Keywords: RNA structure; tRNA-mimicking; X-ray crystallography, RNA.
Shown are 66 nucleotides from a PDB entry: RNA with a sequence from a bacterium.
Ions in the entry include magnesium.
Crystals were grown from: 0.001M Spermine tetrahydrochloride 0.05M MES6.5 30% v/v PEG 400.
It comes from the structure "Crystal structure of the skipping-rope RNA motif".
C1' cells in the first nucleotide's frame, strides 16, 4: 500500500 | 437508520435524609 | 444507602446536516496479501 470488519457520555457492554 | 435530556449496569456533580 | 434533581457521547476530518451516521479521505485494530 490492498481487501474485509470494528470503533457510539468516565468504566463495561451496546444501532442500522 | 440513531438521537433531539443516547441505552442497560456502576461511576461522576448538586440538595435533603 | 435513600429520594429528588444534573452533567457528559458517536475514532479525527471534508461535505450535508439540528446532531451522529450512511458517502469520502486518513489514524488505530484485528486477519490476510
Nucleotide at each position: 500500500g490492498g481487501u474485509a470488519u470494528a470503533g457510539a457520555g468516565g468504566a463495561u457492554g451496546g444501532a442500522a | 437508520g440513531g438521537c433531539a435530556g443516547c441505552c442497560a449496569u456502576c461511576g461522576c456533580c448538586c440538595g435533603c435524609c | 444507602g435513600g429520594c429528588g434533581g444534573g452533567a457528559g457521547a458517536u475514532g479525527a476530518g471534508g461535505a450535508u446536516u439540528g446532531u451522529c451516521a450512511c458517502c469520502c479521505u486518513c489514524c488505530u485494530a484485528u486477519a490476510c496479501c